[PDB]
Context: bound to proteins that are not shown
RNA sequence: GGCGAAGAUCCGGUGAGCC
RNA sequence: GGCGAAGAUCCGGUGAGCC
Numbered sequence: 001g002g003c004g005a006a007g008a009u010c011c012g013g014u015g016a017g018c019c
Numbered sequence: 020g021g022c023g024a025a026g027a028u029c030c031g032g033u034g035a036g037c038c
Base pairs, nucleotide, nucleotide: 001038002037003036010032011031012030013029017022018021019020
């Protein structure tokens, strides 16, 4: 410096589709 | 054309970090 509570990371479930 | 069972999507928990 950028992204982020208008939800970052991570986890659980799901199991073949998403752009 | 690319991404995808080395887990697409969707649902769940968590609540602040990630580049």
The depositors describe the entry as "Association of three two-k-turn units based on Kt-7 3bU,3nU, forming a triangular-shaped structure". An RNA structure (HMKT-7) with a sequence from Haloarcula marismortui, in which 38 nucleotides are resolved. The 2016 paper behind the entry is "A Quasi-Cyclic RNA Nano-Scale Molecular Object Constructed Using Kink Turns". Crystals were grown from: 1.6 M TRI-SODIUM CITRATE DIHYDRATE (PH 6.5). Protein in the same entry: 50S RIBOSOMAL PROTEIN L7AE. The structure was determined by X-ray diffraction at 2.65 angstroms resolution and released in 2016. The source organism's lineage runs through Archaea, Methanobacteriati, Halobacteriales, Haloarculaceae and Haloarcula.